About this RNA: The depositors describe the entry as "Hypopseudouridylated yeast 80S bound with Taura syndrome virus (TSV) internal ribosome entry site (IRES), Structure I". This is an experimental structure of RNA (18S rRNA) from Saccharomyces cerevisiae, with 1780 nucleotides shown. The sample was in a buffer at pH 7.5. It holds a match to the Rfam family "Eukaryotic small subunit ribosomal RNA". Its Rfam clan is "SSU clan". Its family is annotated with structural constituent of ribosome and ribosome in the Gene Ontology. On this family, see Cannone et al., BMC Bioinformatics 2002: "The comparative RNA web (CRW) site: an online database of comparative sequence and structure information for ribosomal, intron, and other RNAs". Primary citation: Zhao et al., Sci Adv (2023), "Regulation of translation by ribosomal RNA pseudouridylation". Released in 2023, the model rests on electron microscopy data to a resolution of 2.38 A. Among the 75 different proteins in the entry, which are not shown, are RPS15 isoform 1, 40S ribosomal protein S21-A and 40S ribosomal protein S6-A.

[PDB]
Context: bound to proteins that are not shown
RNA sequence: UAUCUGGUUGAUCCUGCCAGUAGUCAUAUGCUUGUCUCAAAGAUUAAGCCAUGCAUGUCUAAGUAUAAGCAAUUUAUACAGUGAAACUGCGAAUGGCUCAUUAAAUCAGUUAUCGUUUAUUUGAUAGUUCCUUUACUACAUGGUAUAACUGUGGUAAUUCUAGAGCUAAUACAUGCUUAAAAUCUCGACCCUUUGGAAGAGAUGUAUUUAUUAGAUAAAAAAUCAAUGUCUUCGGACUCUUUGAUGAUUCAUAAUAACUUUUCGAAUCGCAUGGCCUUGUGCUGGCGAUGGUUCAUUCAAAUUUCUGCCCUAUCAACUUUCGAUGGUAGGAUAGUGGCCUACCAUGGUUUCAACGGGUAACGGGGAAUAAGGGUUCGAUUCCGGAGAGGGAGCCUGAGAAACGGCUACCACAUCCAAGGAAGGCAGCAGGCGCGCAAAUUACCCAAUCCUAAUUCAGGGAGGUAGUGACAAUAAAUAACGAUACAGGGCCCAUUCGGGUCUUGUAAUUGGAAUGAGUACAAUGUAAAUACCUUAACGAGGAACAAUUGGAGGGCAAGUCUGGUGCCAGCAGCCGCGGUAAUUCCAGCUCCAAUAGCGUAUAUUAAAGUUGUUGCAGUUAAAAAGCUCGUAGUUGAACUUUGGGCCCGGUUGGCCGGUC
RNA sequence: GGAUUUCCAACGGGGCCUUUCCUUCUGGCUAACCUUGAGUCCUUGUGGCUCUUGGCGAACCAGGACUUUUACUUUGAAAAAAUUAGAGUGUUCAAAGCAGGCGUAUUGCUCGAAUAUAUUAGCAUGGAAUAAUAGAAUAGGACGUUUGGUUCUAUUUUGUUGGUUUCUAGGACCAUCGUAAUGAUUAAUAGGGACGGUCGGGGGCAUCAGUAUUCAAUUGUCAGAGGUGAAAUUCUUGGAUUUAUUGAAGACUAACUACUGCGAAAGCAUUUGCCAAGGACGUUUUCAUUAAUCAAGAACGAAAGUUAGGGGAUCGAAGAUGAUCAGAUACCGUCGUAGUCUUAACCAUAAACUAUGCCGACUAGGGAUCGGGUGGUGUUUUUUUAAUGACCCACUCGGCACCUUACGAGAAAUCAAAGUCUUUGGGUUCUGGGGGGAGUAUGGUCGCAAGGCUGAAACUUAAAGGAAUUGACGGAAGGGCACCACCAGGAGUGGAGCCUGCGGCUUAAUUUGACUCAACACGGGGAAACUCACCAGGUCCAGACACAAUAAGGAUUGACAGAUUGAGAGCUCUUUCUUGAUUUUGUGGGUGGUGGUGCAUGGC
RNA sequence: GUUCUUAGUUGGUGGAGUGAUUUGUCUGCUUAAUUGCGAUAACGAACGAGACCUUAACCUACUAAAUAGUGGUGCUAGCAUUUGCUGGUUAUCCACUUCUUAGAGGGACUAUCGGUUUCAAGCCGAUGGAAGUUUGAGGCAAUAACAGGUCUGUGAUGCCCUUAGACGUUCUGGGCCGCACGCGCGCUACACUGACGGAGCCAGCGAGUCUAACCUUGGCCGAGAGGUCUUGGUAAUCUUGUGAAACUCCGUCGUGCUGGGGAUAGAGCAUUGUAAUUAUUGCUCUUCAACGAGGAAUUCCUAGUAAGCGCAAGUCAUCAGCUUGCGUUGAUUACGUCCCUGCCCUUUGUACACACCGCCCGUCGCUAGUACCGAUUGAAUGGCUUAGUGAGGCCUCAGGAUCUGCUUAGAGAAGGGGGCAACUCCAUCUCAGAGCGGAGAAUUUGGACAAACUUGGUCAUUUAGAGGAACUAAAAGUCGUAACAAGGUUUC
RNA sequence: GUAGGUGAACCUGCGGAAGGAUCAUU
Repeated sequence: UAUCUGGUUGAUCCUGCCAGUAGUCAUAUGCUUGUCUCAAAGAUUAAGCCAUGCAUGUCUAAGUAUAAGCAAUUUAUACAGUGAAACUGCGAAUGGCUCAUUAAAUCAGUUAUCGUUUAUUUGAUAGUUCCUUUACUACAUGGUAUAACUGUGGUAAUUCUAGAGCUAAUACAUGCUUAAAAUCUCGACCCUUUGGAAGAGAUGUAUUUAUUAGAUAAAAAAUCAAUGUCUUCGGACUCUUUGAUGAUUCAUAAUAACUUUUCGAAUCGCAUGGCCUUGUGCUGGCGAUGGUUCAUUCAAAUUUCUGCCCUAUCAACUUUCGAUGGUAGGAUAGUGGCCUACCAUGGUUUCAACGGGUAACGGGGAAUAAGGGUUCGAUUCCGGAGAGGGAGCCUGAGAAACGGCUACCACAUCCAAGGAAGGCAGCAGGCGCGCAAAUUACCCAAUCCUAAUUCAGGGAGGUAGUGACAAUAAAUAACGAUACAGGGCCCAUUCGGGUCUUGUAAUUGGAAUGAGUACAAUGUAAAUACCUUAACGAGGAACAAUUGGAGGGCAAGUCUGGUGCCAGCAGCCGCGGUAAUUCCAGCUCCAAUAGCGUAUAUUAAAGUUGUUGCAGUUAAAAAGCUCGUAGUUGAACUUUGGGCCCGGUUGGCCGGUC
Repeated sequence: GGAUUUCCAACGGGGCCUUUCCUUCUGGCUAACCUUGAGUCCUUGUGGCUCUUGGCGAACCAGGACUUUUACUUUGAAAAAAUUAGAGUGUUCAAAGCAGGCGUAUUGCUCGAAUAUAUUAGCAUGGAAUAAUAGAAUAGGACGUUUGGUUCUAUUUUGUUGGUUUCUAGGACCAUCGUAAUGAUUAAUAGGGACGGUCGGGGGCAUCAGUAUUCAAUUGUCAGAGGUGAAAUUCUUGGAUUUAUUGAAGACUAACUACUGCGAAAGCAUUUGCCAAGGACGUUUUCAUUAAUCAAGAACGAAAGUUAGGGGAUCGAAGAUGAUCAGAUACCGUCGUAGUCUUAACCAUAAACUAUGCCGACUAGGGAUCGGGUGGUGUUUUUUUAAUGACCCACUCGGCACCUUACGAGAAAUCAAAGUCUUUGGGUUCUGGGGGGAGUAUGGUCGCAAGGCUGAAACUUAAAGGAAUUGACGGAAGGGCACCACCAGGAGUGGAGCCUGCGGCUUAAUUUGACUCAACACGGGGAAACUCACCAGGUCCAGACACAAUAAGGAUUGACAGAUUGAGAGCUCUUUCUUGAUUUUGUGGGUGGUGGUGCAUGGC
Repeated sequence: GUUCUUAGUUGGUGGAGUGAUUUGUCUGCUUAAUUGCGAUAACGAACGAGACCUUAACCUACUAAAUAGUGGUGCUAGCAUUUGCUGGUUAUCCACUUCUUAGAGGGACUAUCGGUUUCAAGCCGAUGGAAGUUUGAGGCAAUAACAGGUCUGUGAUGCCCUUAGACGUUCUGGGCCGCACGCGCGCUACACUGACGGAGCCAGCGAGUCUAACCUUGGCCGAGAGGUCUUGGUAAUCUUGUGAAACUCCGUCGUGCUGGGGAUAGAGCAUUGUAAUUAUUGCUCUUCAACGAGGAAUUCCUAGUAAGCGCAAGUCAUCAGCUUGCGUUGAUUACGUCCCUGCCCUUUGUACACACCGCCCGUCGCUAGUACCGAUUGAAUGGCUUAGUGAGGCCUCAGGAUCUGCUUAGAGAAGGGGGCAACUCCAUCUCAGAGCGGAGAAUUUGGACAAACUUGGUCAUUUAGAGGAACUAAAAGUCGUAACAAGGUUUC
Repeated sequence: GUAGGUGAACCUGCGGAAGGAUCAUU
């Protein structure tokens, strides 16, 4: 917050631009700057290069303690407390930074996984552990092989390590002890069989394949093939076992097997009870850590619709070497030309494909605006991408990770020349670049995050310093006594009368506080500052406010000195050639004011981009004319009318509740 | 002046009836029970009764013999937070923040951290106007309480679990039977098409005619003819020009010819024939939305120009030549190639103009005109109640235009469209964004080329431009006035000799102003000194006044004689007497100046 | 002074336009006139014009006059004859204003008549009249201007310059006048319509001294110029009747550059001035030059005008050939027109408004800038990419340094349990050898992913370039004049 | 507009426009 003005003319009305004008979390720069709160800040040029230091480590009663560590202990002659180091576990995939890529890509909203992975958390969950049981093997508990440690070294140098002797586990590999059975499968054995028994094996859960069940809108009956629970052998005959989805070959179950057989506790702490065959016998709590699977959570990946700037002096693109699709396979965690084989010839596009440009990361948002619009969004949140440029890969649940590795390219460090080590677009800092951007400061106290964890760590984050990016509030003075003012009545007669504030007397007086400065306290992890406050702290209150202007636009001089088309000013029109309101100065004044000019960009003004809402006879602009596709648009007509019912809203009458 | 309220009206919603979908068939709702045996104790009514006369068992669960689709719009939801707007709350205010407030402060009480907005796309829901879309036409249509059948699926009961089946249960389909108002919107002052009589300088091919131009052949006569503003070039006693007769060639179509016609435009004018086409009108014909405007794309497109033939009279870019002129490579004159015409191809441009896109509707009055039509008891054929055309009158449709006015518009000129525009929207195409650079460069495309289409940027600039007003000017038109213009004249001047002024020349100076009328016997300018402003020289200060020096131990002035001087200026010099801050020196500052500027001015 | 001595200018109210502006303020007729008659969206006005003022023309009408004049005569006089011409006095007179003067006034207004006109303003003719051209001629003179002139008129002045060796003023002398030439205003002529001689002889407007020489009469002298003695006038008095010239008559000359003409030049005599030379001027004698009516061209003028002729005044000591006025003599021609020239108005066109001496265009040429084309297989940077080579890790075929236990396993010797003579068996120090296996480094085969390099290709961006061809700007370059007016050939 | 030519603005041919200097000859 719906506003215009100066400039084309001798003068006029227009068109039309130039200039003015007001903003900008919009940047830089100039001048200046007292206070409090708030706090952006190496994005722009160079995702250019980096010296130095830090930014990722973590231990509880509850994994490993023979530190030749400390305090020496708590019956404690296996250990018992603290605890370096080093194995083990977890984390290091978060955070933080940047915006170079990237134009249906990212991203936003909205879908889907009946197309998948998922550490951790939470909840649920494992009696079956025998290669072929009638060849089980300590379970009062298997084994080696190592770090740390001891000792001997090499290199100039690195978080380099080599030989030798040891030693653990929740590290590494092995390996048992628990029903009860129910059903199958195999099978010595029933005699004119509508004839079953001893005895073995198999059945936990993972993986793979095949097969099966996973049903069901309603009642009668005919007999055939064999009686099918029990039979007046008439047949009374029900039971028939079955979850979810819109939907599945889903969940789940069953059969036959399969596997370099997955898992199925050889773990730790505290209390250590109760019982009777008193044996160091049997049962027993609260936990912690492990572990299969399924759910859940954190997610991840993939994915459906619609939506993105400019450009046709980009009209066709894709398809050898996957382009579009089918089948089969491979690969993937999984779908999918993701890849391979074969086959088909598709797929996109004037409703703008493909290409080019982007001084393009997307969005939530930001500036401006009456309404509609226009411009910006590197940047506090969300999503993505990257860590000099590429590519590849180990470990892990999760990385194509870079404060992980390997190679190449570029750059670059040390060296004894043999070699070895790198990645600030993390924090601070330096160079370079530029118009352009801060300290190699303090701290985990708050917010959180990580870990084995209440304790440790964190340049994440917070605090302070720089800091006129921007924003908020608002000091630089206020009030008296003395002068004329004349704005009065009683006609001030001419001016007193107890008039009347103003302005003036570079006088004159006493009060008031903070800028600053500090006892103290508060603030703070500790400080600084803020708020509070003892003592100080204004007279030229020198405790001195600036920036731009004074012809018009546009507020404010024809005042004075200088210059004489010079110097200069002037956004524009124009000033200056001896009277300059326009230059350089002084005086005075104007506007904003701790802020004010200047530059660039952008918004409004601009109905000068136009949908709202322009213009096209002559100002710029109707194609020379017609046809014509896409596009845009396209005559009228079809149940109206009446009635009835319920039915929510203002008040409106008790104004006797004043 | 303030509960409640058919006493009211005004909004908003649903249901039912008025010929009125609410699809479908399975099973459980068990109507504001369709129908009131058992009960109308309320002291008058029409806001209110208990297990009902199997009770239209229609007031939601889980499925279709089940689906016209789309836009639009309401509502709901979703659109993270921060941010925007906004509620509350004294951060002392405020930007902010999400705090905070209240008690017996002795053992705690409590309000908050809302709400809106976020557009498109997706989801659900109501509505059914507006805008599309589809249905039943060779019925292959719906309804079906019916009548056949074909196929598939399938529980229970049959005696059981599996394989056999008849009816029955259930979609599907084809029949056959009835039922029914059986089923197709108008005819757009939209469009397309047919038809009828016309109309047109619309087009194509052919044909015919007309004079004229040029040339040629004959033909008479004799000096010029041409051309011009005036001439020259050229032709001409070998007969030009002029006259007559007759040919040839190619163009072109005068007058009629207009504010008339036709065509999409460009364009189109002699006759006749042929060919295809078109508008308008008429129509109680047909079809039924088939339309309007249109990127891309396409046909035509004056003149000039290009290619290849023909033809080539005329005029005539080029060129030549004669003039004019300072020049004239222009205009003027005379020749003259290409061209001008045509055929077959190109080009694709014009001030291709109405500088005005097309389609549609409305808004004001008039007359004329072209084409079609309708009606006059009209005229011409005034010949007994008088064809068809032609004409007249009144209408109507369409068209080229015009006049008036300015409702209305515009900046105005002007405009019936350029109106129906800030009271801004009928549909649609194209184009412009200050002036130049520039329609340039580059690229692409077309073209044989010329060139066409497309089409910048750097840079540069404060105007360029439109319409009108006043003036000025015009080798524009018209009308007036004047012996500072002319006609009829008179006197002249310009020639002569002198005078005078101006320029020039010369000078020491020959002082200056004025230079068309509006300078030049003008400055009243007939100057020996003066005038005087110019030149060559010499004196004086009439340098007021203030200030500081100098001075009263004298600032200065006047000076006879001679030198010097033109001089009998003591200006200065050899010289030293005299009046006595009347002055001298300097600083200022005044005064004077026929000095300059009349382009700083007044007055005249 | 000029536009302009033309006739034009402005506003109130109303009408038109958004406006600047316009109408009024005009088609026609008329006038010298925007003067009027009329027309009429204009109406009523103002300035200007006109009216007005001065002057000329008339007045036998008034006032009057010894500074004007006339007539009689108180006074008269002279000449000639029976009165004509002339000279003096106004108590040595009277009367008057016709002529002259100046005061008041009167008078003309185109009056009357006729014609024409739209029968209006007007115009034309005739009559009368002093006057019938606005009765003649002037004075004054609107708005808006000019870069007109004047600073050399001002003791009017802004600014600047100078100001004592003056650009002040004064004095001396010169110059303005200088002379190969061009132009303008003039004077005298080229002759008989005359020159010269004599004679006749007529105006008007002026001016003029005691503030000392102004106008000068009369007498004398002198050829003349002029000198001298005097008089009058401060002026209707006197100069002055300004006795002017042209003119008229009578004569000489006789068409001869002549007795036309007087230029040039010499001598002398005078005046003014302090001063005359470069001759101020006047006069006398003497030379008697051009010029034989004037080219191209050009000025003024319509009745007392042109022209001729002089006079006065101005300046002035003197000098006019000049000017301002005045009078003398006095034509021709026409009473008109827009042909030229100039001005005004209307319409029109305009790109002009510093207004056509305007504006404006293009080549060419210097200066600078900005792009474009361009030989140079130009160059550089970046992106992508075909082939060739290809590190690295991953998968995979192999390979097997060592580093492991089990089924063993015999050899060289110990121990223990036992025949107690060698001999049996199970364990220990070391060991091949070995069918068993497991792990496993280096190395290695074949694949896919694929960095990276080299060459080539393509695209984009930037950039050098001889020369070529543009555009823009630069206040004053050359050549022309294409456009704006009918722009001089209508523009496009 | 087109074509040719000329030192230069320009000239000329052919067709076109009035934005002309003509809204006009029943």